[PDB]
Context: bound to proteins that are not shown
């Protein structure tokens, strides 16, 4: 940097 | 952004 499960008035 | 993992 990223992907996966969760949040995001 | 938290949790688990690779990549540089």
């Nucleotide at each position: 940097a990223a992907a996966a499960a969760a949040a995001a008035a | 952004u938290u949790u688990u993992u690779u990549u540089u």